[PDB]
Context: one part of a larger RNA, bound to proteins that are not shown
C1' cells in the first nucleotide's frame, strides 16, 4: 500500500493483529466509553553541521562621507621691513723683500680734477689697531709710475674674470603700514512693474577678505564591503599541531589509540677532521693537611668511561678519551641500490683533475647514527648579450653564485583581519546530545559465608573486626543500536492493578518472650490501610488521631479525562560580569492547550439463522462471576500470671465505623400544572374582573413521586483439604526421629457452604403439553421438480395502554376492550377565593355604682453594641545619669597652666577639645 483485522509467553533493526508454541471463540446491527492502532492537523521551533544568510558592536581590517591642514590660482591693485638672488654698479683680498690690505692674463706711458684735485673735521660697512671701502662740510689749483725693494707693480688708464657682500630693481618669503574691482552685501534710493522675486540703474560699506578649483595634512563606526582553524569517546572549557630516541610490535618490513617513557627548532673552525697516546664506571688496601670525597699506591672491572640528543641502542676495530697536519669540511663524473605515490630523499661505492698530505700505501669530496631545517614566486645581491625590434647603444632579459619567510596551524587559501544574536532565517542529520526503551551491574540495595570480638554468661538472646560468596535490577553511573519529513516537561485531581523481600489483622516458632510489652526465625497476600498548617513542590517539617497510617511496577500509570502553579519565548527590573553589543546554571512582576470515534477493546441491548415435523410450558446445572472488616466496650476473669502492680488463655453480652443490597415506609427536601399576598402599570365602555409583563415580577407554601441527613439489612454459621510449623509410630544407622514405610493438627491462603448467571455446553442436556396426517402428474426417478384441495395449532399485523423504556426490546390489554383517559365517591398541597345580599358601622341608641387580677404607657437595676480618655503593670532592643573599682589614652583647666579665659552662636573633630562670628574683664604681665 493492500487486508478474510482475537489473548497469552518467547524471538526479532532490541516495546508484535500479520513470526513459533500455545487458549479461546455461531452471522449481522443499535446506544454508549475512550486503554491501543508509535491515531490526525506542521520537511522539530531543542541539539549539531553547512568554507550557507542576514542583521548589530568595536581602541578587528581595509576603506570612505563628513569634517579639518596647508600649498598653489583665482586674484588679487598701491606703503614700511626683513634677504636673497640676480641686471647691476659700488665695494672685498697684508708670503717676507716694502711707499703698504700686491688677485691673475692681456691692452699700457701717464689717469681723475670747475657735470670741481690733495689736507683737515667726521656717519655705515670690511678689516691684519695698521689700514680698504660705502655717506657729508670746509677747504680749493695736486695726490699719484719704474720708483729703493719684488717671483707679479701698480689702485698710473683699460680689458678679461677669482674670494667676498648688499643695494640699484624684480623676486619672492615673511613680518608691519595703503586699494578695491573683484568681490559680497540676507545697507539707502530709481526703472522696467498696476510685482518684499527678479533683474537693471542710483547710493553704502568693507575689503585680499572671503568663497570656489587643483595638489597634500588629521579625525572619520557618520556611512560601506568582509574576516574570525582543525583534532574533538555530544559540544564547550583544557590540551595538542614542525622533525628526533626505546615499548606495546605477535622471532622479513611495516603496522592505531586525548596509550606508555624521553627531545631538538642547532651546536660543533669546532664535539670535522689526514700522520705521532690509549682504551673507561669504580672500587677495596696507603697516603700532610683530607674529608667518606681533591691528587698522590696494588688488585682487579674493562668502557658498568667516552656521546650535545631524547637517549637509544650500538659502538670496541670501535660510535670516546694526550700529538704532525687542520676544512678533502674541492670543481666535471659515476657502476649500482633502498626509499618512497610524488615531490623527493637517501645511499654508495667506480672515476677526471688535482686535492690536503702524509714514504707510502691509505686516507679523506666533514662528526654511530636518528632530531639541526620552510617548497614556489617575487623581487635583492655578484659572474656570465648568452639575448638587442631598421643600422650604434643601452636597457632590460637568459646561463654560473648569493639576500631577503617561529610561512609554528611545517607540503605553506592573500602583502594586509576581532565579536553578539532569546527579534532571527534556509538546507540537512538519528553519520552526534536532552527525557523515554536496551545492554551489562561499576556503583547501589538487599542477601548471605567466614569467625576478632562483643556482648556480664554465650562469636549468630541481640550485635561484630578483617576478610568471603550471592541475588535483584529501584538510586548515582557507562555505551551510543532505534525516534530529530515531531514519541508534549514537573506536580496535583478521578480510577485503578498486581508482587510480596509481611504494616494490622491470622497463624506459628522461638527468644536475656512472668501478665504486658518486646527481639528473632518459618507460614501465611482474604480484607484494611488518617484529617489539617507551612511552602510550586515531590521531598520535607510539623499539629493531632487510629489496629495501622507496608514496600515496590506498571512510558518514574494515567492531558483524543481536567488544570498549569514550576521548568526552555517575545516586556520591564536589581546584584554581579565585560567599553559595548549582552551573559549569569543569581534573584523577583505579567503572559493563548485542537480533535463530529473507521478498526481492536469494553459496557448494555436486538435482528438472523440450528439444533432433522410445527406450536405453546417447566427445565438441568457444565461452567462462570459479587462476600469473606473488624474496632471498640460488658460477662465468665483484677481471677491466671504477676509480690504486687497491672495483665489472661479458650469462651458468654453490647457498640462502632466503613462498607454493599432494599424500600418513602419517618424526616426532610424539593416540586415553573397544587394555593395566597404584592409593586406598578398595558390596557380590558368607568365602581366589580382580566390576562400579560415584568427572572414564575417579588414573597408565604407544596402532590405523587423521587429522593438522603431518615430506616432494614450483611460481613457470618458449615465442610474439606491442608500449609507454616508442630504433633504419631519408623527402622534406614540395634537407638532413635515429622520421613524414608504404616498414624494426628494446622491460617482470612485454595474445593464445598452463599448470591446471581447461566444449554449457540455447535457435546445444540433434561421432562409437559398440544396442531396436524389433502388430488395431480413429471425426469438429469429421488431425502426429486412442477399442476388441482388445505393454512391447525398458533402467529402476525393495525388499536386502547404501564413503576418498561433511547431506540428497539418487554408488559397489560384489543370493545368482549377496566386498556387509557372521560362521568360519580377520595381526599395531597395551598391556604380564608369572588360575588350577591344584609344591616349596622357614621348622627337622638349604642350608655351608667363600686371593686380586684390580667393587659399597656413611664422609669430604672441587671445585661449586649460601636467609638473615645487615663493610670497601673508588663516588652527583643535601644539613651543617658549616678555609685565603685583606680583596667588602658591623652594633659584641657587651675601659675601668664605655658596659645588668657569665659558667656552667645555654626561647622569640625576618638576623647577630653578646634575652629568660625557677638561680648566683658569675673586677664597675668604692662618705666
Nucleotide at each position: 500500500g493492500a487486508a478474510c483485522u482475537c489473548g497469552c509467553u518467547g524471538u526479532g533493526a532490541a516495546g508484535a493483529u500479520g513470526c513459533a508454541g500455545u487458549g479461546u471463540a455461531c452471522c449481522c446491527g443499535c446506544g454508549g466509553c475512550a486503554a491501543g492502532a508509535c491515531g490526525g492537523a506542521a520537511a522539530g521551533a531543542c541539539c549539531c553541521c553547512g568554507u550557507g544568510a542576514a542583521c548589530c558592536u568595536u581602541u578587528a581590517c581595509u576603506a570612505u562621507a563628513g569634517c579639518u591642514u596647508g600649498a598653489c590660482a583665482c586674484u588679487g591693485a598701491a606703503c614700511a621691513u626683513u634677504g636673497a638672488g640676480c641686471c647691476u654698479u659700488g665695494a672685498u683680498g697684508u708670503g717676507u723683500a716694502g711707499g703698504a690690505u700686491a688677485g691673475g692674463u692681456g691692452g699700457g706711458a701717464g689717469g681723475c680734477u670747475u657735470u670741481g684735485a690733495a689736507g683737515u673735521g667726521u656717519g655705515g660697512a670690511c678689516g691684519c689697531c695698521a689700514g680698504u671701502c660705502u655717506g657729508c662740510a670746509u677747504g680749493g689749483a695736486g695726490c699719484c709710475g719704474a720708483c729703493c725693494u719684488u717671483g707679479a707693480a701698480a689702485u698710473a688708464c683699460c680689458a678679461c674674470c677669482c674670494u667676498u657682500u648688499a643695494a640699484u630693481g624684480u623676486u619672492u618669503g615673511a613680518u608691519g603700514u595703503u586699494c578695491u574691482a573683484a568681490c559680497g552685501u540676507u545697507g539707502a534710493c530709481c526703472c522696467g512693474u498696476a510685482a518684499u522675486c527678479c533683474g537693471g540703474g542710483u547710493u553704502g560699506c568693507g575689503g585680499a577678505c572671503a568663497g570656489u578649483g587643483u595638489c597634500u595634512g588629521g579625525u572619520g563606526g557618520g556611512u560601506a564591503g568582509u574576516u574570525u582553524g582543525a583534532c574533538u569517546g555530544g559540544g564547550g572549557c583544557g590540551g595538542u599541531c614542525u622533525c628526533c630516541u626505546c615499548c606495546u610490535a605477535a622471532a622479513g618490513a611495516g603496522u592505531a589509540a586525548c596509550g606508555g617513557a624521553g627531545g631538538a627548532g642547532c651546536a660543533c673552525g669546532a664535539a670535522g677532521g689526514u700522520u705521532g697516546g690509549c682504551u673507561a664506571a669504580u672500587c677495596c688496601u696507603g697516603g700532610u693537611c683530607g674529608g667518606a670525597c681533591a691528587u698522590c699506591a696494588g688488585g682487579a672491572g674493562g668502557u658498568u668511561a667516552g656521546u650535545g640528543c631524547a637517549a637509544u641502542g650500538g659502538c670496541a676495530u670501535a660510535a670516546g678519551c694526550c700529538a704532525g697536519c687542520u676544512u678533502g669540511a674541492c670543481u666535471g663524473c659515476g657502476a649500482g641500490c633502498g626509499u618512497g605515490a610524488c615531490g623527493g630523499c637517501g645511499c654508495g661505492a667506480g672515476c677526471a683533475g688535482g686535492u690536503g698530505c702524509g714514504a707510502a700505501a691509505g686516507c679523506a669530496g666533514g662528526u654511530c647514527a636518528u632530531a639541526g631545517u620552510g617548497a614556489u614566486c617575487c623581487g635583492g645581491u655578484g659572474g656570465u648579450u648568452c639575448u638587442g625590434a631598421a643600422u650604434g647603444g643601452a636597457a632590460g632579459g637568459g646561463c654560473c653564485a648569493u639576500c631577503g619567510c617561529u610561512c609554528a596551524a611545517c607540503g605553506g587559501a592573500u602583502a594586509a583581519a576581532a565579536g553578539g544574536u532569546a527579534c532571527u532565517c534556509c538546507g540537512g542529520g538519528g553519520a552526534u546530545a536532552a527525557c523515554a526503551g536496551g545492554c551489562u551491574g561499576a556503583u547501589a540495595c538487599c542477601g548471605c559465608c567466614c569467625a576478632a570480638g562483643a556482648g556480664u554468661u554465650c562469636a549468630u538472646a541481640u550485635c561484630g573486626a578483617c576478610g568471603g560468596c550471592g541475588g535483584u535490577g529501584u538510586u548515582u553511573g557507562g555505551c551510543a543500536c532505534c525516534u530529530c519529513g515531531a514519541u508534549g516537561u514537573c506536580g496535583g485531581c478521578u480510577c485503578a492493578u498486581c508482587a510480596c523481600a509481611u504494616c494490622c489483622u491470622g497463624g506459628g516458632g522461638c527468644u536475656g518472650a512472668a501478665g504486658u510489652a518486646g527481639g528473632u526465625c518459618c507460614c501465611a497476600a482474604g480484607g484494611g490501610u488518617a484529617u489539617g498548617g507551612c511552602u510550586g513542590u515531590u521531598c520535607g517539617c510539623c499539629a493531632u488521631u487510629u489496629a495501622a497510617a507496608g514496600u515496590g511496577g506498571u512510558a518514574c500509570g494515567c492531558g483524543a479525562g481536567c488544570u498549569g502553579g514550576g521548568u526552555u519565548u517575545a516586556g520591564a527590573a536589581c546584584g554581579u560580569c565585560g567599553u559595548g553589543a549582552g551573559a549569569c546554571a543569581g534573584u523577583u512582576c505579567g503572559g493563548u492547550c485542537c480533535c463530529u470515534a473507521u478498526c481492536u477493546g469494553c459496557c448494555g441491548u436486538g435482528g438472523g439463522c440450528g439444533c432433522u415435523g410445527g406450536a405453546g410450558a417447566a427445565c438441568u446445572g457444565a461452567g462462570g462471576g459479587g462476600g469473606g472488616c473488624u474496632g471498640c466496650u460488658c460477662c465468665u476473669a483484677g481471677u491466671a500470671c504477676g509480690a504486687g502492680a497491672g495483665g489472661a488463655c479458650c469462651g458468654g453480652a453490647g457498640u462502632g465505623g466503613a462498607c454493599g443490597c432494599a424500600u418513602c415506609a419517618c424526616u426532610g427536601g424539593u416540586g415553573u400544572u397544587c394555593g395566597g399576598g404584592u409593586u406598578g402599570u398595558c390596557a380590558u365602555g368607568c365602581c366589580a374582573a382580566u390576562g400579560g409583563c415584568a427572572c414564575u415580577g417579588c414573597c408565604c407554601g407544596g402532590u405523587a413521586g423521587c429522593u438522603a441527613a431518615a430506616u432494614g439489612c450483611g460481613g457470618a454459621a458449615g465442610a474439606g483439604a491442608u500449609a507454616a510449623g508442630u504433633g504419631c509410630u519408623g527402622a534406614a544407622a540395634g537407638c532413635a526421629u515429622c520421613u524414608a514405610a504404616g498414624c494426628a493438627c494446622g491460617a482470612a491462603a485454595c474445593u464445598u457452604g452463599c448470591c446471581c448467571c447461566g444449554a449457540g455446553a455447535u457435546g445444540a442436556g433434561u421432562u409437559c403439553u398440544c396442531c396436524c396426517u389433502g388430488a395431480c402428474c413429471c425426469u438429469u426417478u429421488a431425502a426429486g421438480g412442477g399442476u388441482c384441495c388445505u393454512g391447525a395449532a398458533g402467529g402476525a399485523a393495525c388499536g386502547u395502554u404501564g413503576a418498561a423504556g433511547a431506540c428497539g426490546a418487554c408488559g397489560a390489554c384489543g370493545u368482549u376492550g377496566a386498556u387509557a383517559g372521560g362521568c360519580c365517591g377520595g381526599g395531597u398541597g395551598u391556604g380564608u377565593a369572588a360575588g350577591g345580599a344584609c344591616g349596622a358601622c357614621c348622627u337622638u341608641c349604642g350608655g351608667g355604682a363600686g371593686g380586684g387580677c390580667g393587659c399597656u404607657u413611664a422609669c430604672c437595676a441587671c445585661u449586649u453594641u460601636g467609638u473615645g480618655a487615663u493610670u497601673c503593670a508588663u516588652g527583643a532592643c535601644u539613651g543617658g545619669g549616678g555609685u565603685g573599682a583606680a583596667g588602658u589614652c591623652g594633659u584641657a583647666a587651675c601659675a601668664a597652666g605655658g596659645u588668657a579665659a569665659c558667656c552667645g552662636u555654626a561647622g569640625g573633630g576618638g576623647a577630653a577639645c578646634c575652629u568660625g562670628c557677638g561680648g566683658u574683664u569675673g586677664g597675668a604681665u604692662c618705666a